Solved structure of RNA (25S rRNA, nucleotides 1443 to 2360) from Saccharomyces cerevisiae, 774 nucleotides shown. Among the 48 different proteins in the entry, which are not shown, are 60S ribosomal protein L22-A, 60S ribosomal protein L24-A and Ribosome quality control complex subunit 2. Rfam match: Eukaryotic large subunit ribosomal RNA. The literature on the family includes a 2002 paper in BMC Bioinformatics by Cannone et al., "The comparative RNA web (CRW) site: an online database of comparative sequence and structure information for ribosomal, intron, and other RNAs". The organism belongs to Saccharomyces, within Eukaryota. It comes from the structure "Yeast RQC complex in state with the RING domain of Ltn1 in the IN position". The entry is indexed under ribosome-associated quality control, NEMF, Listerin, CAT tailing, TRANSLATION. Ions in the entry include magnesium and zinc. Released in 2023, the model rests on electron microscopy data to a resolution of 2.4 angstrom. The work is reported in "Molecular basis of eIF5A-dependent CAT tailing in eukaryotic ribosome-associated quality control" (Tesina et al., Mol.Cell, 2023).
Context: one part of a larger RNA, bound to proteins that are not shown
RNA sequence: GGUAGUAGCAAAUAUUCAAAUGAGAACUUUGAAGACUGAAGUGGGGAAAGGUUCCACGUCAACAGCAGUUGGACGUGGGUUAGUCGAUCCUAAGAGAUGGGGAAGCUCCGUUUCAAAGGCCUGAUUUUAUGCAGGCCACCAUCGAAAGGGAAUCCGGUUAAGAUUCCGGAACCUGGAUAUGGAUUCUUCACGGUAACGUAACUGAAUGUGGAGACGUCGGCGCGAGCCCUGGGAGGAGUUAUCUUUUCUUCUUAACAGCUUAUCACCCCGGAAUUGGUUUAUCCGGAGAUGGGGUCUUAUGGCUGGAAGAGGCCAGCACCUUUGCUGGCUCCGGUGCGCUUGUGACGGCCCGUGAAAAUCCACAGGAAGGAAUAGUUUUCAUGCCAGGUCGUACUGAUAACCGCAGCAGGUCUCCAAGGUGAACAGCCUCUAGUUGAUAGAAUAAUGUAGAUAAGGGAAGUCGGCAAAAUAGAUCCGUAACUUCGGGAUAAGGAUUGGCUCUAAGGGUCGGGU
RNA sequence: ACGAUCAACUUAGAACUGGUACGGACAAGGGGAAUCUGACUGUCUAAUUAAAACAUAGCAUUGCGAUGGUCAGAAAGUGAUGUUGACGCAAUGUGAUUUCUGCCCAGUGCUCUGAAUGUCAAAGUGAAGAAAUUCAACCAAGCGCGGGUAAACGGCGGGAGU
RNA sequence: ACUCUCUUAAGGUAGCCAAAUGCCUCGUCAUCUAAUUAGUGACGCGCAUGAAUGGAUUAACGAGAUUCCCACUGUCCCUAUCUACUAUCUAGCGAAACC
Numbered sequence: 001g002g003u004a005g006u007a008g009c010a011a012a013u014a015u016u017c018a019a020a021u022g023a024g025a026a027c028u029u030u031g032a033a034g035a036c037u038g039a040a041g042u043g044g045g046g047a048a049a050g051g052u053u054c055c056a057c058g059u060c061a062a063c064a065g066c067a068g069u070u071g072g073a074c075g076u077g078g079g080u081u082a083g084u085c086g087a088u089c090c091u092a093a094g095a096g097a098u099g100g101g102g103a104a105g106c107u108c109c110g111u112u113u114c115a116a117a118g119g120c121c122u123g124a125u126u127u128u129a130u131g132c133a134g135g136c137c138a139c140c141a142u143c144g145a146a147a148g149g150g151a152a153u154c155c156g157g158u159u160a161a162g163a164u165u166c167c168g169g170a171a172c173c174u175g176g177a178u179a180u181g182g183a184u185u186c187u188u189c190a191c192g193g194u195a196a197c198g199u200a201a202c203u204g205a206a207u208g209u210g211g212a213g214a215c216g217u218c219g220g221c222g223c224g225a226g227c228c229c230u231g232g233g234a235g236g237a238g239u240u241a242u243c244u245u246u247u248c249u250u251c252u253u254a255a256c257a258g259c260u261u262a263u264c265a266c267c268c269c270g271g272a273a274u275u276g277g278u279u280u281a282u283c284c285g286g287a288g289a290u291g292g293g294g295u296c297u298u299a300u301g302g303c304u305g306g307a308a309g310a311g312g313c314c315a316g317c318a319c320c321u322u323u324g325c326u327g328g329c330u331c332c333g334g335u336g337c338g339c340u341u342g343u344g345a346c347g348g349c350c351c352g353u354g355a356a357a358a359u360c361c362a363c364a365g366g367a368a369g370g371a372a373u374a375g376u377u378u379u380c381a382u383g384c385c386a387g388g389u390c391g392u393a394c395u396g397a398u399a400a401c402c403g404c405a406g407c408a409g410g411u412c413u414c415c416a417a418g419g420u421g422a423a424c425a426g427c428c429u430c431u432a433g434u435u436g437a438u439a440g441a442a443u444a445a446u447g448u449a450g451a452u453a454a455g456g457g458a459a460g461u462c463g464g465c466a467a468a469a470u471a472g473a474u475c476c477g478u479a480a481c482u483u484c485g486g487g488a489u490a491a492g493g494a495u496u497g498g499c500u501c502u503a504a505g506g507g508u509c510g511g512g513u
Numbered sequence: 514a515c516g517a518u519c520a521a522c523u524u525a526g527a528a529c530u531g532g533u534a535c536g537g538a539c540a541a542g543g544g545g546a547a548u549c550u551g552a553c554u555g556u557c558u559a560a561u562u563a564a565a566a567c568a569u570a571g572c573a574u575u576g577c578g579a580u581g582g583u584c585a586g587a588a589a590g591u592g593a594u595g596u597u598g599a600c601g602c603a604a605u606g607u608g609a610u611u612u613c614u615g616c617c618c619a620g621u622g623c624u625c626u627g628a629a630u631g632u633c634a635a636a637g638u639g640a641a642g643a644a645a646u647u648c649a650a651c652c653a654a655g656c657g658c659g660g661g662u663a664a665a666c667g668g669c670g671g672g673a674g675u
Numbered sequence: 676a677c678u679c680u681c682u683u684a685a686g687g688u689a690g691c692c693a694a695a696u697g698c699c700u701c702g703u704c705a706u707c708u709a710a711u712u713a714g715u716g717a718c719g720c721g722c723a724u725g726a727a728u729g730g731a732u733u734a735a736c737g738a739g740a741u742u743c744c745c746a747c748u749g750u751c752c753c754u755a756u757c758u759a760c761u762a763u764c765u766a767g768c769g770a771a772a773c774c
Base pairs, nucleotide, nucleotide: 001774002773008768009767015033016032017031018030019029020028034435035434036433037432043415044414045413046412049395050394054078055077056076057075058074063071064070083172084171085391086390087389089149090148094143095142100109101108102107118137119136121135153170154169155168156167157166173387174386175385176384179382180381181380182377183376184375185374189369190199191198192197203368207364208363209362210361211360212359216349217348218347219346221344222343223342224341225340226339227338228336229334230333231332232331233251234250235249236248237247238246252310256305257304258303259302260301265295266294267293268292269291275285276284277283311330312329313328314327315326316325317324318323350354401410402409417429418428419427420426438766439765440764441763447760448759449758450757451756452755453754455752456751459750464747472496473495474494475493476492481486483609497530498529500527501526502525503524504523505522506519507518508517509516510515531535543745544744545743546742547741548740549739550737551736555567556566571607572606573605574604575603576602577601582594583593584592585591611731612730613729615669616668617667620666621665622662623661624660625659627658631656632655638649639648640647641646670681671680672679673678674677690724691721702718703717704716705715706714
C1' cells in the first nucleotide's frame, strides 16, 4: 500500500433558550431554566509522589482520538515572608566507626567488648594565662520517626496568586543581662491551720531517691464542647384567589489572664447488728462505715479583662469620583437513650498484662555563704536585649501520582446538615461543587442491559445454570438429634394504612417542733 | 395523704373509615429429609483450580543439664534459640470431643554402659637387605557378632477335618 | 465359626464397606419412580478396607460433592411483546489482524 473513509469514537441518568465575543460557536463567557453528586460527596484540607501544573497577560501551528475564540497546551512574566507550624533534638526495631580479632584481599565480625578510652564544676591566681590548689563522676562514637516523645500564638483584616508566616491588636516560651519594689533577718535562712494543707516570696553544693515523660482493647454509665431540634423578641427576604401571629435567613466571642468551679482521694469529730451505705452494673465498713464539718487535683464550666473598637445584619445620605460617610440592632431562653468528639469513675478479657530515651520537677542530705546600720534573697512582681538555617505556591486524582496516555484500574488519612428509617443502608433535599464523557436523524435484523407473559410447572439440562418465589416488625407456635451450649428466624400460621380517642410509664418545688 | 408547675417519645387497647388496601416506592432469609467429606473461626495457587488441600487446638514420639541439643559462618577473641534452662528449647507425626488404637523387631533404619579378633588406614614396632624397599606382628573408630525399638519405615499367608 | 498341619517375623484383631477405596459391575435383595448405569438401607472370599499410613462414630459449622420433596418460576411445551444503548444513515475524526 490494499484492507478503508472501514472497525469504530455506545459505562458513570441531561441537557435546552437567548445575548456577548469572534472570520467561524453543540462545546468560550454571562444570564435564564432543567438536572446530578447528596456530608462513607462529584464538598473542604493534607501525607507519599509530582515540580510550577498555581495566577495574570497575549495567543491557537501542534496536543485536548469531534470542535475550540477555551485549557493542566503555546509565548512572556508574577508568585511561596515563621522565636511559637514542621525539620533540626531524643530514642525504637535496627544501622554502624573505634579498641581488637579474622581474611591473600575487596573487606568480615562485634557495639562495651582481653583499651592507659574522658569532662564537670567550684575556684585558686590576679608576672597570667589558665597551668598549678583541689574535689566530683565512669556513660563509654554516631546514625535511625515531617504518624512515636517534644519549650512557646491567637483573633480580625489583606492578594490576581501567600499566610497560625504579611498588617493591626493581644500573648507566650527559651537564652542572657540586670535594677527597683515586695518578702526575710538582731531567735539569721517565713508564718498560719489539731489535721488534710494554705500563701506572692519564704538560701541548699556533692551525692542519693522519687515522680512526670510513659502508654492495651472492649462494654455500659456520668459530665463537657461543637452540631442538630425548638420558644420569645429585634432586623431582612419569599408566598398570599384562599389559608398560613407563616417559610427561609442574622443575632458571634479566640489564644492568654484573674476570681471561682469536681468526680476520685484525704483529714477532724464520732464509734456502728435490728447490720448500714450504695452503683445501670455489688462492692465497702472496728485496718473505723453511715452522719456532721473541712482539705485538695482545675480536665471542664461560669463571670470579668482580651472585647466591641472586631465581625455580622439592616437603614439613610451619598457620588466624574479614591468611592465612602452617618445612624441603629447584635437580646433572653428550653430540650434530649439525639449525632460526632473529648474526658472521668468503673467493669470484662488474657499461658497476650499491652515501648524506650532525651527532657523537666521535687524530696533526703547539710557543704558553703551569710545580718544590724546592715544585708541576704531574683523558684514573688515589674523592667531590658536577642531568637539563626531549610521547607511554606498548587493538585492529591474518571486530567496535576503510578499504570507507554487527559487509561471505568491502583493509591494513607481528618471534618460530615434535614426527612423517612434500627441505621454514616437505599431514596429525596440544604451548604458547597459540577452539568464533563463527539454529536444530529431514523427505530430493520442480530446483540448488551432491563422487563412482562394465558394453561402446565423442571417434562429443559450433565446438573433448577439463570430467573422467580421468601423478606422488615409484632403476636402465636416450633421437630429429630445433641458435646445440653445449640439446632432455631427450625418448620408453620395471623397482623400491619389513615383518623378520632383512651390508659400506663416522670422531673422540680411546696409540709408543726 | 396531697397540691402547684414543667417536659419527654415508648408501649398497650378501642371505635370509625377505604374498590381488602396498608414493611403500599426503597429496603429485605426460600424451606425440609438425607448421604460423602473436613471438627469449627482461619489460609493459599496476584492473572484458568478456595477445595475434601494447608493451618489449628487436642494427642503422641524423639533429642538435650550449657564443656549441651538444633542450626549459621570462608574464618574469627564469630553467631541464632538465649533478656533462654526441661511446665524450656529444638525436631517430627496425627489432627476438636466420644470410643479405641490389635499381632509382628525377620528386612530397612535408629539405638546400647555387651564381647572382643573376624575386617582392620596413617604414624609407630620387628625381621631380611648394601639401600631404595619387601614381609610380618600389633592394630582406633566404623563394619561383622550379640540385644532393644513399630504413635520408626513398614508388613499382616496356604492345605485338610468338622 | 472352631480345631489340626505346613510356611512365616506375624498371619488383618476391634471395626467398616460396591464407601471419594470393588476389576468383574449397570454386584444381589429392599425402597424411592410409570420407567432409575443415579440416591438410600442392607449383604460381604474385600481385584486391592482396616486401626495416630490412624479405625469407627459424631452435635454445630461449609460460596465443598450428591439424591429426594414442598414452594416457585419463559429452563421447557412455544414462543410473543416492550424500553434504553448499539448496529443503520449523516458531519467530523480514523486504526488493526491479514495479504